Shown are 57 nucleotides from a PDB entry: RNA (pre-let-7g miRNA) with a sequence from Homo sapiens. The 2026 paper behind the entry is "Mechanistic insights into Lin28-dependent oligo-uridylylation of pre-let-7 by TUT4". The entry also models zinc ions. It holds a match to the Rfam family "let-7 microRNA precursor family". About the family: This family represents the microRNAs (miRNA) let-7 and mir-98. let-7 was identified from a study of developmental timing in C. elegans, and was later shown to be part of a much larger class of non-coding RNAs termed miRNAs. For this family Rfam cites "Control of developmental timing in animals" (Rougvie, Nat Rev Genet, 2001).
[PDB]
Context: bound to proteins that are not shown
RNA sequence: GUAGUUUGUACAGUUUGAGGGUCUAUGAUACCAC
RNA sequence: CAGGAGAUAACUGUACAGGCCAC
Numbered sequence: 001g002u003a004g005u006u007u008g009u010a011c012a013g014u015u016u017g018a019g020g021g022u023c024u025a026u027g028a029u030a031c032c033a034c
Numbered sequence: 035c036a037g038g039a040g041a042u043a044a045c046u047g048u049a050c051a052g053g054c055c056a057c
Stems, first nucleotide, its partner, number of pairs: 001057002004054001006052001008050002012046004021034001
Other pairs, nucleotide, nucleotide, family: 003055cWW005053cWW006051cWW007050cWH007051cWW010048tWS011047cWS014045cWW016042cWW019020cHS019041cWH020040tWS021023cWS021035cHS040041cHS
């Protein structure tokens, strides 16, 4: 100073658990709202 | 009532540095 060998760790895209006051709740005109 | 860069497992792309086989 530059390689072939994979790890946790950041990782870049994808696939992703919640889509995040989510949750919610009055059987005959009050929700949304706020 | 928010002022907070959106939480895991799998595939893939590179390095950190732990680190295998050398020069």